[PDB]
Context: one part of a larger RNA, bound to proteins that are not shown
C1' cells in the first nucleotide's frame, strides 16, 4: 500500500517522553536534493569485473645467525672481545684465540709517509688533508645464508599393498528344453571288366536355423540429489561351441594384460596407491589484521634467450651541506636556419623565340653540298610546383653579464620506492577512402593519487583544487518561465521553419542592405488591335526536301524598318508565329557580389530521440547598460597540521601563545602518536556496599577510543615509568562447528 529505485544523511512535519514549565527533547515517518555498494588483481567503473549468507578462530617477510650498512644514547681516543676454568638461584673479574679500525699504492714482489708510468714538476689515488684514527650493546632502512610471507597443480623417487576390477596363464567342477537341415562312415543293387561311380538305409556332421538358461550387447525412451556417485522398457548374436562359468593362483609399476585402444592394475594410468623425499618450487596468483599527522610518480632511455619479468637513472621522504653559484624580467651579445619568399647546381614544370650535333614522310643520293619539317637536349624570356632545394630571414631558446623584486632557488653522499604494460583535447605527421576513446613520437594539463557548478548525470572541457566547525557575504561558468535559484528589462532585423535539440556536394524568382544597365518626367518591355510577302520558293544529297531527313551560306524588296526562319504541324506544302512597325490605360522591370534564414537531400529497426514544461509576447541568434542568481576560489569565526620567521619559561625528559605563506587530498614510500590484551618489576594495592563475564544512558579525545551507574554475575584482578607476545581485516570464493 496508492507509492515507487539495493542503501544512504540531512530536512518541515507527524505518535511517543517530558531520569532539570525553563514553546526546550528523547523512541521516529510520507515525503524532499538527489544521491549506485565494500573488498579489491585492475590505466581505467558506481557497475553486469571479480570476492562475500552470517557467526566464532587462525589472519604470514618473521626467527638464530660477530650475515652488512645507518638514527639516537652511550663505553671510550690510542679502542672493542670468543672458547667456559674457577665461582655458582645473577655474576665476575682473570682471558690479546683472534678480527675491524689501520698510511697507502701496486698484479704483486716490494716501494714508502708519500704513489704505478721509465728515460720520469706534468698526471688518477694516498699519509695527506681548510684531518674525525675511533670502536662496541641495543630496538631500529634496505639486504643476507635458509621453505623461513603461508598455501594451489597434474610429474620425478625409495619403500611397501592388495589384482576378489576389465584380463592372460594354473587346477577341480559346472551351465546348454527343442524343432529344422538332416552331409562323411556302414549296406543292398547296378550302365558297371578293372572298377570309379549312381538310388536309398542307418549313421551323424557343421563357430547351421528359432531362440530360453548362460557371454556381451546397435538405437529412442524415464533421468542425471534420478532408484543409486548408479539404472529401466523393447529388437541380437554366442545357443552340437575361435560358448560361457564357482572358487583357487603367480604375473606389478616403470612391468605384465592386451581383439591394439595407445584400452587396464582395482570407479581417471599419457607410466597404481598408501608411508616416506622438498612445500615443484613459483617472476603466476587470493590475501596478508586497530585508528593516523607533514611530503611524494614512472607504462620515458638504456639491458636482457628480454619484455604486462626484473637493473638503473631523472623521478619521493630524510641527515649532512652548496656564505652568493638560482629561475623571471629589462638589457648586451652570437647562432640555430623550419615558416615562407625564391630558383640559378637537385626532381620534376607551363608558354613563346630558337634549338632538329638532332630524326624520320619525300621524285634524291660523295658527309648529301640543295631542302624540309616537329617535342627533343636545352640559353633566354614567360615566369611552376616541395619534406628530404639556394648568397635570404626570423618567433623562440639556450649561453653568460648587468642589477633584486618571492621563496633556499645554484649546491651531492646515502636507507628505503614505484611498477614498467596508460587516456584523452591541444601540437603535427608516421600504416591511414588525413577514418579508428586502432596505431608511435614528443610537448601543456588531466585522471592511474581530491568533490562541484556548467555539461541532462558522465575521468582530461570554461571557471574552481579545500583545517572542522556557522540555515553571514561576494566573484567566474552557467542562468534570469516552470518541474528546483536567477529581469518574457530595453531598440530591431533572418522573422514562422519548431531549425534552433543526428547531417552535406546539388537548389526553389523567401528577406533586411549596400552598385549598373536598355528606361513608364517618348508616362518602354513583361498582358493587344493592325503589317504577316517578293529575287531565291536559296546551290548542293538531287523523287519535292520547297523556311524545317542532308552540307553550305545571310546579298535586297512594297517601305520610314522587319531576321537564309526559333518553336508548332511534318515523308514534305497549307496553318501559328520567336521580331520589327501606327498605335492604346503606361510614375520603373529584368540579370549577379556582399552578411543573417527556412527548406528539396536534412524517412530506420520498442514506443518518442530541446533532461523535461514548451517558445514567433524572437523565453531560437546576434551589438550594447546595470544588476543578480550563482563554487567546498577568496574575506569573517572557534579550531589543526608544518616548514620558516622578532621574545620568551628552562638548577630533572624542551615547549609556544602574539603573526605570514605552507598546514595541499592522497596511491609503493620517509620522520612522527596511540587504545589495549596477554608475560614480567615494585604491590602499600584495587573488590562483598562483590570488582573481574557481560547489556546499556547527548563526558572527553587527532582517530582507535579513555568516561557516568545499574544490570547479572561469580570469584580476584588489573595499575603507572618499563620491556617483552602467534598485538586487532568481516571480509584469504578458505577449514571445522552452529544457524
Nucleotide at each position: 500500500a496508492c507509492a515507487a529505485g539495493c542503501a544512504g544523511u540531512c530536512a518541515u512535519g507527524g505518535c511517543a517522553c517530558c531520569u532539570u514549565a525553563u514553546g526546550c527533547g528523547u523512541g521516529u515517518u510520507a515525503u524532499g536534493g538527489c544521491g549506485u555498494g565494500c573488498c579489491u588483481a585492475u590505466u581505467g567503473a558506481a557497475g553486469c569485473a571479480u570476492g562475500a549468507g552470517c557467526c566464532g578462530g587462525c589472519g604470514a617477510c618473521u626467527u638464530a645467525g660477530a650475515c652488512c650498512u645507518g638514527a639516537c644514547g652511550u663505553g671510550c681516543g690510542a679502542g672493542c672481545u670468543u672458547a667456559a676454568g674457577u665461582u655458582g638461584a645473577a655474576a665476575a673479574a682473570c682471558g690479546g684465540a683472534g678480527g675491524c679500525g689501520g698510511a697507502g699504492c701496486g698484479a704483486a714482489a716490494g716501494c714508502g709517509a708519500g704513489u704505478c708510468c721509465g728515460a720520469a714538476u706534468a698526471g688518477g689515488g694516498c699519509g695527506g688533508c681548510a684531518u674525525u684514527a675511533g670502536u662496541a650493546c641495543g630496538u631500529c632502512g634496505g639486504g643476507c645464508u635458509a621453505g623461513a610471507c603461508u598455501c594451489g597443480a597434474a610429474a620425478c623417487c625409495a619403500g611397501g599393498u592388495g589384482a576378489g576390477c576389465u584380463a592372460a596363464g594354473c587346477a577341480u567342477g559346472a551351465c546348454c528344453a527343442g524343432g529344422u537341415u538332416g552331409a562323411a562312415a556302414c549296406c543292398c543293387c547296378c550302365g558297371u571288366g578293372a572298377c570309379a561311380g549312381g538310388g536309398g538305409g542307418c549313421g551323424g556332421a557343421g563357430g547351421a536355423c528359432c531362440g530360453a538358461a548362460c557371454c556381451g550387447g546397435u538405437g529412442c525412451c524415464u533421468g542425471c540429489u534420478g532408484a543409486a556417485a548408479c539404472a529401466g522398457u523393447c529388437u541380437c548374436g554366442g545357443a552340437u561351441g575361435a560358448g560361457u562359468u564357482g572358487u583357487g593362483u603367480u604375473u606389478a609399476g616403470g612391468a605384465g594384460u592386451g581383439a591394439a585402444a595407445a584400452g587396464c592394475u582395482a570407479a581417471c594410468c599419457g607410466a597404481a596407491c598408501c608411508u616416506g623425499g622438498a612445500g615443484a618450487u613459483a617472476g603466476c596468483u587470493a590475501g596478508u589484521u586497530c585508528u593516523c599527522c607533514c611530503c611524494g610518480a614512472a607504462a620515458u632511455g638504456u639491458a636482457u634467450u628480454g619484455a604486462g619479468g626484473u637493473a638503473c637513472a631523472g623521478c619521493c621522504u630524510c641527515g649532512g651541506a652548496u656564505g652568493u653559484u638560482g629561475a623571471c624580467c629589462a638589457u648586451g651579445u652570437c647562432c640555430u636556419g623550419u615558416a615562407g619568399a625564391g630558383c640559378a647546381c637537385u626532381c620534376a614544370c607551363a608558354a613563346g623565340g630558337c634549338u632538329a650535333a638532332g630524326g624520320g614522310c619525300a621524285c634524291g643520293u660523295a658527309a648529301u653540298g640543295u631542302g624540309u619539317u616537329c617535342u627533343a637536349a636545352a640559353c633566354c624570356u614567360u615566369a611552376u610546383g616541395a619534406a628530404a632545394c639556394u648568397c635570404c630571414g626570423a618567433a623562440g631558446g639556450g649561453g653568460c653579464a648587468c642589477g633584486c623584486g618571492u621563496u633556499u632557488a645554484g649546491u651531492c653522499c646515502g636507507g628505503g620506492a614505484g611498477u614498467g604494460a596508460g587516456g584523452c583535447u591541444g601540437c603535427g605527421a608516421g600504416a591511414g577512402c588525413u577514418a579508428a576513446c586502432u596505431u608511435c613520437c614528443g610537448u601543456a594539463g588531466c585522471c592511474g593519487a581530491g568533490a562541484g557548478g556548467g555539461a541532462a548525470a558522465c575521468a582530461a572541457c570554461c571557471c574552481a583544487g579545500a583545517c572542522c566547525a556557522u540555515c553571514a557575504g561576494c566573484u567566474a561558468a552557467g542562468g534570469u518561465c516552470c518541474c528546483u535559484a536567477a529581469a518574457u528589462g530595453a531598440u530591431c532585423g533572418c522573422u514562422c521553419a519548431g531549425u534552433g535539440g543526428u547531417u552535406a556536394a546539388g537548389g526553389a524568382u523567401g528577406u533586411g542592405u549596400c552598385g549598373u544597365c536598355g528606361c513608364a518626367u517618348a508616362g518602354a518591355c513583361a498582358g493587344c488591335c493592325a503589317g504577316g510577302a517578293g529575287g531565291u520558293u536559296g546551290g548542293c544529297u538531287u523523287a519535292g526536301a520547297a523556311g524545317c531527313a542532308g552540307c553550305c551560306a545571310c546579298c535586297c524588296u512594297u517601305c520610314a524598318a522587319a531576321g537564309a526562319g526559333u518553336g508548332c504541324g511534318u515523308a514534305a506544302u497549307a496553318g501559328c508565329u520567336c521580331a520589327c512597325u501606327g498605335g492604346u490605360c503606361g510614375a520603373g522591370u529584368g540579370a549577379c557580389g556582399a552578411u543573417g534564414c527556412g527548406c528539396c537531400g536534412a524517412a530506420a529497426a520498442u514506443g518518442a530521440u530541446c533532461g523535461g514544461g514548451g517558445c514567433u509576447c524572437a523565453a531560437g541568434u546576434g551589438a550594447u547598460c546595470u544588476a543578480c542568481c550563482g563554487a567546498a576560489g577568496c574575506u569573517a569565526u572557534g579550531g589543526a597540521u608544518u616548514c620558516a620567521a622578532c621574545u620568551c619559561g628552562c638548577g630533572a625528559a624542551g615547549c609556544g601563545a602574539g603573526u605570514u605563506g605552507u598546514c595541499u587530498g592522497g596511491u609503493a614510500g620517509g620522520g612522527g602518536a596511540g587504545c589495549g590484551u596477554u608475560c614480567a618489576g615494585u604491590c602499600c594495592g584495587c573488590g562483598g556496599a562483590g570488582a573481574a563475564g557481560c547489556c546499556a544512558u547527548a563526558c572527553c579525545g587527532g582517530a582507535a577510543g579513555g568516561a557516568g551507574u545499574g544490570g547479572u554475575g561469580g570469584a580476584g584482578c588489573c595499575g603507572a615509568c618499563u620491556g617483552a607476545a602467534g598485538u586487532g581485516c568481516g571480509g584469504a570464493u578458505g577449514c571445522c562447528g552452529g544457524c
Entry title: Crystal structure of five 70s ribosomes from Escherichia Coli in complex with protein Y. Shown are 739 nucleotides from a PDB entry: RNA (23S RIBOSOMAL RNA, nucleotides 536 to 1274) from Escherichia coli. Crystallisation conditions: 18-22% 2-methyl-2,4-pentanediol (MPD), 0-5% ethanol, 20-25mM MgCl2, 200-320mM NH4Cl, 1mM spermine, 0-0.5mM spermidine, pH 6.0-6.5, pH 6.50. The entry has 50 different proteins, among them 50S ribosomal protein L35, 50S ribosomal protein L34 and 30S ribosomal protein S10. Method: X-ray crystallography, resolution 11.5 A. The entry became public in 2014. It holds a match to the Rfam family "Bacterial large subunit ribosomal RNA". Primary citation: Vila-Sanjurjo et al., Nat.Struct.Mol.Biol. (2004), "Structural basis for the control of translation initiation during stress".